[PDB]
Context: one part of a larger RNA, bound to proteins that are not shown
RNA sequence: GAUGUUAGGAGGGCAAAUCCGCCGAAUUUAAGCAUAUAAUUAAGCGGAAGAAAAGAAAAUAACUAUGAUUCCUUUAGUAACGGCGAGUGAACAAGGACCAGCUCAAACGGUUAAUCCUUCGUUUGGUGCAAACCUUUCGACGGAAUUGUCGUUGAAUUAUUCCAUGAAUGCCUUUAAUUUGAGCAAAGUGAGCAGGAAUGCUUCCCCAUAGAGGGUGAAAGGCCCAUAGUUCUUUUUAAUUUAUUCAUUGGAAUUUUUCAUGUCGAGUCGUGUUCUUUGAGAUUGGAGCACUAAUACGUGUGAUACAUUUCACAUAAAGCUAAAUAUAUGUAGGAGACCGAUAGCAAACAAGUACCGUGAGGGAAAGAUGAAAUAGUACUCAGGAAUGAGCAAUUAAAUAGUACCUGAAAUCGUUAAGAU
RNA sequence: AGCACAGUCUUAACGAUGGAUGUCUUGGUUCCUACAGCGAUGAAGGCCGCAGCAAAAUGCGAUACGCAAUGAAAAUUGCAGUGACUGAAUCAUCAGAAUGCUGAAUGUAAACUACACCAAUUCCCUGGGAAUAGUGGUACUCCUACAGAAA
Numbered sequence: 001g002a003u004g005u006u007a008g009g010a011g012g013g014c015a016a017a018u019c020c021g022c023c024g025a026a027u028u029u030a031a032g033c034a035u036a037u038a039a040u041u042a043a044g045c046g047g048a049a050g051a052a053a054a055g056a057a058a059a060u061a062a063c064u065a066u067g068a069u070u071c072c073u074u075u076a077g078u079a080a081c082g083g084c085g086a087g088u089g090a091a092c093a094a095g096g097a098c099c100a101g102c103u104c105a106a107a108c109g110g111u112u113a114a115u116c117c118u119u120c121g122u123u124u125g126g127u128g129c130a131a132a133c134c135u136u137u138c139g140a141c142g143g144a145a146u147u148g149u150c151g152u153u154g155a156a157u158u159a160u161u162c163c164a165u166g167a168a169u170g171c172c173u174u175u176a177a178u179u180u181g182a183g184c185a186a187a188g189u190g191a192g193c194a195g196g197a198a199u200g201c202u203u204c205c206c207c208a209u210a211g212a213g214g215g216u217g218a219a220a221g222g223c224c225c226a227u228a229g230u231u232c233u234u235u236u237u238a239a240u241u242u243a244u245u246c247a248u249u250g251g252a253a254u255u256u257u258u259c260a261u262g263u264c265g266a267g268u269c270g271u272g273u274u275c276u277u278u279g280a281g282a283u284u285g286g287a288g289c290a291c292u293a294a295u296a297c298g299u300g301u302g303a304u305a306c307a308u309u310u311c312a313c314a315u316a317a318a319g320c321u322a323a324a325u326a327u328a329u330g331u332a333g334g335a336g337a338c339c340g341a342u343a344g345c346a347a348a349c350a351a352g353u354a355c356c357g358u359g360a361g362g363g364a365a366a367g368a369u370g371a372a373a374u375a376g377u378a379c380u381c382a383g384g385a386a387u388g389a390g391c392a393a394u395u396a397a398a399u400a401g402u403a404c405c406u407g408a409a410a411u412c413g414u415u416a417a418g419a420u
Numbered sequence: 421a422g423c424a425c426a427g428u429c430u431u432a433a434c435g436a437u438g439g440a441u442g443u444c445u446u447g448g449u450u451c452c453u454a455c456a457g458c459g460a461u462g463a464a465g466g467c468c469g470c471a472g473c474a475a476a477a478u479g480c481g482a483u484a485c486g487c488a489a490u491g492a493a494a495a496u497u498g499c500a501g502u503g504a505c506u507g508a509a510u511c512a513u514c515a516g517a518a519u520g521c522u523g524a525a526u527g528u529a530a531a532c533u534a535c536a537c538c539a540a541u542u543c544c545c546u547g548g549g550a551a552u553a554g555u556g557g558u559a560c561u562c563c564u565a566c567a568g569a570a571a
Base pairs, nucleotide, nucleotide: 003567004566006565007564008563009562010561011560013458014457019047020046021045022044029036033083059066060065070097071096072095073094080088081087101320102319103318104265108151109150114149115144116143117142119140120139121138126133154259155258156257159254160253161252162251163250164249166246167245168244169243174239175238176237177236182231184229188204189220190203192201193200205222206221207211213225214224215223270291271290272289273288274287275286276285298315299314300313301312302311329456330455331454332453333452334451335450336449338448339447355362356361367444368443376404379390380389381388382387405442411436412435413434414433415432416431417430418429419428420427465522466521467520468481469480470479472499473498487516489513490512491511492510495502527535528534536558537557538556539555540552541551542550543549544548545547
C1' cells in the first nucleotide's frame, strides 16, 4: 500500500432568525453612457453555536508616550478616494462597557522513554425506592512511539517561604442571601325601590400591607377564583463554626554567589508580473504565475517611487483562550397612546386547508341567538308533502326560531296622497 | 253590499331585499425579557393504521384518542357503557414501558409491498423443556486494533 459482514468506534442527513466560510449578479444612479454606482448586496454551494468568529503584538506612537481581543460614545461625513462628475470614505488618539491569559516548536534531560493506549481486571468513597450514576489505586496481559512521547524553560548553588502530600483522633454548627414548585390568605350575598335576574339606585354597615386582574343572569374591595401579605418545602453560595496530633515523600516561588549567553517556524517572506480589491494614493488586502531571501548587532514596520544613512517600535511565515457584544427562527413569559373581522399574520375558523396549475408553484371565501336551550319551537287544525295558520306555546323579548345580535344604503313589494 | 281608471313618474307610511353600521373578540401586532440543535441508539418530512357507536383537524402508533407511574383525585354521559363512598371514574404531571411502514435511509430495487445472501429463530422452566418461515445482520467513506497475504 492492498484485503477483511474480523473486534471496537466515527462521519453522512435535517433545521437556519442571528453566526462563520466560499462562490457571486442585475434592476438601479449619473436626468444619456462606457469608468464609477447598486455592492464585495441578492441568489447559489458549504460549515457552526447558544452566541459565533476574533484575540496576547512581525501593534500604535513620535508624547511627560501608549500596550491582547470585542463593544459603545467619538474622530467623521474628516484625511483620503472619484469621467476630482455623479458619487464614495477609513484609522489612530480621548471618554467609557468590559478585560485573562497562555503552549506548541526549537533549545535543555540517556549507567537506560522519565511516555501513551486498548483488553482483562481489582477497591477507598458517596447518592437513589429502583434503574443507575459518581468518586478510587492497584496490578497484569496485549499493542503504539524513538523517523521522538514525556519532563524541563538558561545552568548550577545559597538562604528564605509556601503548596501538594499520608495516618489517627476531633468536626459538619448556625445563619443569611438566592431561586423553584407549594400553600394559607380581610369584610355584607344587609334593609327599601323599580327590575327577567344586580354587581343598579338608594340607605344602614364595614375591610384594605388585598380599591391589580378574571369569572360571576346589568357597572362587585366585602359572590368565587385570584391579588397584597406570609408560612414553609426546592435550587446554589456566601458568611459563620473546629480542628488536633503523628508521617513520609515531591514540587514551587523569591534570594545570594558563581556560570550559559545559546535560541526565535522558507518555494515562506520578499520582489516582479498579472487579475481582483480597498482608504492606498508611482499598489491596501487577496489570488495566479515568475524569480526567490536573511538569520537576531537578524528583518519586519514608521501611508509618494528611489538611492545613502539615522533613530524609535516590534518580533511574521505554528497553536489555543472566558467576558462584555449580536440575534426578524423554535419555545416560554411579560407588553402596548396597535387592529377590531374589506382591519390585523395569507389564516380570530376543521387555513397554508379548500380550490386552481403538467409541475416548479399559485392559494381563498370563512366569527357572534339567549342570562339560561338541563328554556332550541310542544300541541291543534288545513295541507300528497313542503309548508301555513291557530282559541294552542318557550322566553323579559321570537318582524330573538340556529341562513338566529344590531340590521344602514342601493333595490323591490303593499296601501294612501299627488303628478302626468 | 257598492264605488274606484289604466300605465308611467313623485311623496309618506309599512314591509321584503341586502349585509353596512354599531357592539363585541380563547385572534392577530410590535417590543422587551428568558432560554435554545436534532440525527444510524435511525431526526425532520411522508405514508399507512388506531375511537364501542368515529368521517375530520386533533391525539396516539399494532399494548394505538392512550399503557405504566406520580400528584391531584368521584365522577363519566349525544346514546350505549364504565365507577365510587381511596393504585378503580376523572384530570394534570410524566422520568418507566411501548413507539407499524418508510424517510439521510444504508442488502439489491422501485409507477414494484419485487428481489438477494449469512445467521434458522422465539418462549417457558431450573441445568433442561416447549413453540413458531419468524427474527436479525450484511450500504458508502473514515479511524484504531487484529489477521493472514504482498519486502
Shown are 571 nucleotides from a PDB entry: RNA (28S ribosomal RNA, nucleotides 10 to 429; 5.8S ribosomal RNA, nucleotides 2 to 157) from Plasmodium falciparum 3D7. The structure was determined by cryo-EM at 4.7 A resolution and released in 2015. The sample was in a buffer at pH 7.5. It holds a match to the Rfam family "Eukaryotic large subunit ribosomal RNA". Sun et al. published it in Nucleic Acids Res. in 2015: "Dynamical features of the Plasmodium falciparum ribosome during translation". The depositors describe the entry as "Cryo-electron microscopy reconstruction of the Plasmodium falciparum 80S ribosome bound to P-tRNA". The source organism's lineage runs through Eukaryota, Sar, Aconoidasida, Haemosporida and Plasmodium falciparum.